The RNA has 25 modelled nucleotides. Crystallisation conditions: 20.5% (w/v) PEG 2K MME, 0.10 M Na-Cacodylate, 0.25 M Li2SO4, 2.5 mM Co(NH3)6Cl3, 2 mM spermidine-HCl, pH 7.0, VAPOR DIFFUSION, HANGING DROP, temperature 293K. The entry also models sulfate ions. The PDB entry is titled "An all-RNA hairpin ribozyme A38N1dA38 variant with a transition-state mimic substrate strand". The work is reported in "Identification of an imino group indispensable for cleavage by a small ribozyme" (Spitale et al., J.Am.Chem.Soc., 2009).
RNA sequence: UCCCAGUCCACCG
RNA sequence: CGGUGAGAAGGG
Numbered sequence: 001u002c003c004c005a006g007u008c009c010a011c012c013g
Numbered sequence: 014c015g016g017u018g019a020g021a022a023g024g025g
Base pairs, nucleotide, nucleotide: 002025003024004023009018010017011016012015013014
C1' cells in the first nucleotide's frame, strides 16, 4: 500500500 | 431510513 467495516464524518435520494 | 464516498478502533 492493500482486504474487512455495527461509532463518527461528507455527499445524494 | 436508503445509495454512494471516506475510514476511527480492531483483525487479516